Background
Method: X-ray diffraction, resolution 8.7 angstrom. The entry became public in 2014. Shown are 735 nucleotides from a PDB entry: RNA (23S RIBOSOMAL RNA, nucleotides 1275 to 2000) from Escherichia coli. The depositors describe the entry as "Crystal Structure of a Streptomycin Dependent Ribosome from E. Coli 70S Ribosome". Among the 50 different proteins in the entry, which are not shown, are 50S ribosomal protein L15, 50S ribosomal protein L16 and 30S ribosomal protein S14. Crystals were grown from: MPD, ethanol, magnesium chloride, ammonium chloride, spermine, spermidine, MES, pH 6.5, VAPOR DIFFUSION, temperature 277K. Rfam match: Bacterial large subunit ribosomal RNA. On this family, see Yusupov et al., Science 2001: "Crystal structure of the ribosome at 5.5 A resolution". Primary citation: Vila-Sanjurjo et al., Proc.Natl.Acad.Sci.USA (2003), "X-ray Crystal Structures of the WT and a Hyper-Accurate Ribosome From Escherichia Coli". The organism belongs to Escherichia, within Bacteria.
[PDB]
Context: one part of a larger RNA, bound to proteins that are not shown
RNA sequence: AUGAGUAACGAUAAAAGAAGUGAGAAUCUUCUUCGCCGUAAGGACAAGGGUUCCUGGGGAAGGGUCGUCCGCCCAGGGAAAGUCGGGACCUAAGGUGAGGCCGAACGGCGCAGCCGAUGGACAGCAGGUCAAGAUUCCUGCACCGAUCAUGUGGAGUGAUGGAGGGACGCAUUACGCUAUCCAAUGCCAAGCUAUGGCUAUGCUGGUUGGUACGCUCAAGGGCGAUCGGGUCAGAAAAUCUACCGGUCACAUGCCUCAGACGUAUCGGGAGCUUCCUCGGAAGCGAAGUUGGAAACGCGACGGUGCCAAGAAAAGCUUCUAAACGUUGAAACAUGAUUGCCCGUACCGCAAACCGACACAGGUGUCCGAGUGUCAAUGCACUAAGGCGCGCGAGAGAACCCUCGUUAAGGAACUUUGCAAUCUCACCCCGUAACUUCGGAAGAAGGGGUCCCCACGCUUCGCGUGGGGCGCAGUGAAUAGGCCCAGGCGACUGUUUACCAAAAUCACAGCACUCUGCCAACACGAACAGUGGACGUAUAGGGUGUGACGCCUGCCCGGUGCCGGAAGGUCAAGUGGAGCGGUAAGUGCAAGCAAAGCUGCGAAAUGAAGCCCCGGUGAACGGCGGCCGUAACUAUAACGGUCCUAAGGUAGCGAAAUUCCUUGUCGGGUAAGUUCCGACCUGCACGAAAGGCGUAACGAUCUGGGCGCUGUCUCAACGAGGGACUCGGUGAAAUU
Numbered sequence: 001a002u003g004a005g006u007a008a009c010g011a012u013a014a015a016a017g018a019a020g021u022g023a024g025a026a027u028c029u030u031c032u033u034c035g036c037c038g039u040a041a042g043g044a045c046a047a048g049g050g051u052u053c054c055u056g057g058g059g060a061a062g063g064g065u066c067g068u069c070c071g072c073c074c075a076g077g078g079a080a081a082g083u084c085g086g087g088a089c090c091u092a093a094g095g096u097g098a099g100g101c102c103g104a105a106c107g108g109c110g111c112a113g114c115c116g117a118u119g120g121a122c123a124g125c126a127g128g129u130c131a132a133g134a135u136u137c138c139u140g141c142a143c144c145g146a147u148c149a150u151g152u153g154g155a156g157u158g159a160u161g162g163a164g165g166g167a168c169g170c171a172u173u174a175c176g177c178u179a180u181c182c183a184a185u186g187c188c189a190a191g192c193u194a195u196g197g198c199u200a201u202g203c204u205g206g207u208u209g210g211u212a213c214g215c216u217c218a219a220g221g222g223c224g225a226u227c228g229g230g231u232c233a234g235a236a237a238a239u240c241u242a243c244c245g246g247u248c249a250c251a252u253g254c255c256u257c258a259g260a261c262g263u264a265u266c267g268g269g270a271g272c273u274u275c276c277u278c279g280g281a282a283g284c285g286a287a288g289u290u291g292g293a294a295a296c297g298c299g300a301c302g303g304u305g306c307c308a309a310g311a312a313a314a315g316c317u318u319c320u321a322a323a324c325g326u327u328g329a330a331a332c333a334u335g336a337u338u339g340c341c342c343g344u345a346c347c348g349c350a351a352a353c354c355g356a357c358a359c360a361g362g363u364g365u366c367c368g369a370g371u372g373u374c375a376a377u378g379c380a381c382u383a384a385g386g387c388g389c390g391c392g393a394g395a396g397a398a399c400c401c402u403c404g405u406u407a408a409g410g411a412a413c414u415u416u417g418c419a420a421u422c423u424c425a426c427c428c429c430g431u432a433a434c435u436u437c438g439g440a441a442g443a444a445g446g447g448g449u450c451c452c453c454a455c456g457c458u459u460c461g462c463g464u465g466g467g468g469c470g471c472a473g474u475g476a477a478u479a480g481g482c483c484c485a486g487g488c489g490a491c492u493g494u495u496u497a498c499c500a501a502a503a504u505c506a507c508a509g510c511a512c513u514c515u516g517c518c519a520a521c522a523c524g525a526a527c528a529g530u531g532g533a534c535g536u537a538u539a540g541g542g543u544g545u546g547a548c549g550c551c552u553g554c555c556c557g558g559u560g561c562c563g564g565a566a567g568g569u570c571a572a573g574u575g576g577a578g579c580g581g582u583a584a585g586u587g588c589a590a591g592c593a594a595a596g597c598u599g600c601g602a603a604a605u606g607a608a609g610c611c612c613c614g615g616u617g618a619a620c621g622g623c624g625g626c627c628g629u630a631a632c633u634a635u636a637a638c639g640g641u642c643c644u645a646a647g648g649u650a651g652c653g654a655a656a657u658u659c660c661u662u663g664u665c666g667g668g669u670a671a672g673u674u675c676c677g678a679c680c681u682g683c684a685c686g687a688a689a690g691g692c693g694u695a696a697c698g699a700u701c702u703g704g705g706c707g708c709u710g711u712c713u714c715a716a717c718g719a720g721g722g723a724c725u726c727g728g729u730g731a732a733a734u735u
Stems, first nucleotide, its partner, number of pairs: 001735001008729002015033006035387003042367004048347002053077006062070002082143002084343004089120002094115003100109003125140004144339001146337007156324002163317002169306005175299003180293005187206003191203002210265005216260002218256001221254001224248002227245003234240001271284005353362002369382004391727004399722008408713002412711001417708001426448004434439001436547001450468008469473001481706006488698002493505001509545004514540002521531003548693004553623003558620002561615004567611002574604001578600002581597002585592002624642001626640003629636001651685001663679005
Other pairs, nucleotide, nucleotide, family: 003004cHH003733tHS005730tWS007730tHS010360tHS013387tWS014034tWS015388cWH021068cWS027065tWW027390cSS036041tWS038369tHS038384tHS039368tWS045365cWW046348tHS047348tHS048346cWW052352cSS054131cSS065390tHS077132tSS082123tSS083123tSS086342cWW090313cSS091312cSS093116tHS097112tHS099110tHS119312tWS120313tWS124141cWW126209cSS129134tWH153328tWS153330tHS155329tWS158322tHS159320tWH162240tSS162318cWS165315tHS166313tHS166314tHS178295tHS179294tHS188269tSS188286cSS219255tWH219299tSS222253cWW226246cWW237320cSS268287tHS270285cWS296377tWH307308tHS309310cHS327328cSS328329cHS347352tHS349363cWS398723tHS407713cWW414416tHS417707tWW425449tWW430444tHS431443tHS433440tHS435438tWS437438tSS439695tSS458461cWS470472tHS473475cSS491507tHS494504cWW495501tHS495502tWH496500tHS502503tHS509546tWS513541cWW516537cHS517535tWW519532tWH520532tHS524526tHS537539cHS553648cSS556619tHS560616cWW569609tWW570608tWW571606tWS575603tHS580598cWW583593tWS583594tHS584593tHS587589tHS595596cWW623646tSS629637tWW644645tHS650686tHS653655cWS654679tWH668674tHS669671tHS687690cSS710712cHS
């Protein structure tokens, strides 16, 4: 460059008109309607980016059209608490950790202590509010810690140890109140009401939030004090507390959330005045009754029942040795002084957080309105509020995606009635086989559940009777098709993070097997240390099969393990004899040969294993053929015999484990290699890699039926989003 001006312009919660401004706008702002969500695409907090916030401007670049637009950029401004979070106090997992315990260096483990969140503890509340902030600003009142002064008091104060206190379980749940909402058209304010009608108790909004005090009414809770003794250790002490002996030890006494009646004060719909007269600011600023429902929230460490029976530390109350100190301290009351740093503004189921891009993804906690419906943080329509997903328009061919309407049969499509449709709230009647009588089904099936009136219960409604409207009356939405049979697995759960969720795995039970210790076992360069264990055996771990019901066979030849161990072979090591070199010395020579020094070679002795024997087999593994006789045909009762470990006993048996056959029939159908019940020749069934059976169930696999649906016989139409066209931007593997 070509693929091309084409895909696409990124959920299908539609949009328009007028005005302002501007060089230029359907996608800016303002006003007027409509549409979507409303437990959400609402707000708050935490994590996070670190600056997106506000104002004044620019606009090349980003936001897959444009843009005087923006969470684009530039500059300026802005986020002030002793009382919201944290540290200053502490604590779990964990990290780290002088001495110490180990190692080849780096290093690791580890007591006390230290560090440390989502913990404990923990000192205010209500409002106003600039263009942007608030419990930090401002307004009113309050409180804690520290210090100083005065008074009362006129007397003790006082680490740590210990007790109280932090030690809060889950489920469920009684009475009261409240946040909040609705109703009663009670009350207050600014006004309306023609449309047809009323002109009125017909509409709109509001219809108290804290602090201090008033023998007030009032649901519940938490129980107390003191004396004495003694066992030799809560280190001593102790007017603490742990234990007891012993008295008042039923009534009664202490609380207090909150609501009502008042005072001071904030707020308050709405209206009036002033500059602007679109956007805003300041002052004045009424009323506030009754009834009902009502948060796992407040009344509280609740009560009740139960299980795997479910942390620690500080502060505080209180109390001691020592110490300070024995007629004025602590403490209380009042006033004043006065108390650090960071978290700080935004968004917060956010395109500014993560995923490369402002893409239909991912993402904790709290608050979370009204009406209709058995109820509900189900659903639908509406609050406050936010948003319209940054493209739109025209024609709206085929066709693609989605949905609906679809006449007859309605299963025949198809691997499969998979998809889809139907059924599809609730109440009543009624409700099979089997069964470890829980269950299986809220079955199947049928009817009703609408409005009004009358009576009773009774404030929401229900029951009975009557009348009336409509095709339909949960009349809209939400919303299980069901049943039977067979095989496997018990059932709940979990699994291939983006093609298998399957009878996989797992599961309570049972059995076998090892260990009674600083254990076997496991991590471990490291006899450290740790997980088991702060357990110690119907304990833990490993193995197999896996509720439950009957059953749990033969062989251990072999492999593996354990026991037995008269015997045999093998290493290092103890250790004798022997052999070989040297080379003094000797010697005619060959040769022998001292020291003395070094090697080779080995009788006897020699562990753990192995060879050997026995046993355990829900340890590994394996578990018929031939010949003889009748039998109408075909079995087969038995005998002999081969390797002998059995033949192999219950039972299953074309079962998914039987290819060669759709086997041989029946059930079922007009018809059937599916399926179910049997004969049984299961080539390669099988008591534990369990056999079988079985209630329920297993988003399961296979078959059938009914009710109901067009997927089928020829399938059609309509609507929305694309596709086609126009303006603009405009990629791509690939060639």